[PDB]
Context: bound to proteins that are not shown
RNA sequence: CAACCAGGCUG
DNA sequence: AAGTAGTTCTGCCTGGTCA
DNA sequence: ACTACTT
Numbered sequence: 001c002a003a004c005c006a007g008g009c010u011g
Numbered sequence: 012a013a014g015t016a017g018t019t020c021t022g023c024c025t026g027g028t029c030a
Numbered sequence: 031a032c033t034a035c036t037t
Stems, first nucleotide, its partner, number of pairs: 003028007012037007
C1' cells in the first nucleotide's frame, strides 16, 4: 500500500 | 416500431471475502 | 427515467 460487494449517514 | 446500455449528486466511513 | 442507436 488493493480490489470487489454490501450497508450506514449528509436533516 | 421493441430493445439495450450510459448517466442517474457529493463526500465520508465502516464490515466480509480474496488472488 | 430519458435518449441514442440497435434489432